[PDB]
Context: bound to proteins that are not shown
Molecule: sgRNA
Organism: uncultured archaeon
RNA sequence: CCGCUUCACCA
RNA sequence: UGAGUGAAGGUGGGCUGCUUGCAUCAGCCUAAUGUCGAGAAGUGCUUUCUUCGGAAAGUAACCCUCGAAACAA
RNA sequence: AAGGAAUGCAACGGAAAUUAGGUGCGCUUGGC
DNA sequence: GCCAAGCGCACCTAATTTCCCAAATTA
DNA sequence: TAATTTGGGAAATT
Numbered sequence: 001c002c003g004c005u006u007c008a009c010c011a
Numbered sequence: 012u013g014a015g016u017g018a019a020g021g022u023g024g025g026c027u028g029c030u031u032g033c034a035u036c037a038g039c040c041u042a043a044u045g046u047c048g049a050g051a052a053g054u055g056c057u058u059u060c061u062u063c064g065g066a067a068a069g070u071a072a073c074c075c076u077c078g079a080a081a082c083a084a
Numbered sequence: 085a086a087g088g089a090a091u092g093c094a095a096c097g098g099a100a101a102u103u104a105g106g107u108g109c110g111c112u113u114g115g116c
Numbered sequence: 117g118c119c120a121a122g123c124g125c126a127c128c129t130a131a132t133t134t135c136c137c138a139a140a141t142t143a
Numbered sequence: 144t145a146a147t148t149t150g151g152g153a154a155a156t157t
Base pairs, nucleotide, nucleotide: 001023002021004020005019006018007017008016009015010013011012024040025039026038027037028036030095031094032093033092034091035090046079047078048077049076050075053073054072055070056069057068058067059066060065082088097136098135099134100133101132102131103130104129105128106127107126108125109124110123111122112121113120114119115118116117137150138149139148140147141146142145143144
Other pairs, nucleotide, nucleotide, family: 022024cHS022041cWH025081tSS027089tWS040080cSS042045cSS051052cHS052075tWS071072cHS
């Protein structure tokens, strides 16, 4: 890095 | 609905753990949606042969054939 | 190979075959 | 690249069907 | 007593 999760928050 | 932005985390893919699944855990492999080996049954191909249905040789392109990573001692 | 090998929760009927449809790719026709 | 239509080949998935015996005879 | 062998006889799709 995320076409990973979650905390959120944006569009 | 997002291949949006911050924070933390994490294989985000797999293998063995002895019936299986999901999750952990220990160890491991991971270029794996990879790379390649050996082969000749078949689709094809090239060369011949014919009694024109087909037959015999060879190649090796093939979702052609069989196979190839992964716990400890 | 010879039970050296877990913890939690959940389950445990398997095998073979058939048939169908589909996916995947090439070509013969045609268009957006 | 998709769609439509069909063929050829192989694979995948779903649905269905069937078995898993029992009795008698011979070493 | 365990392993081996035998068991019977038609009829479709639109």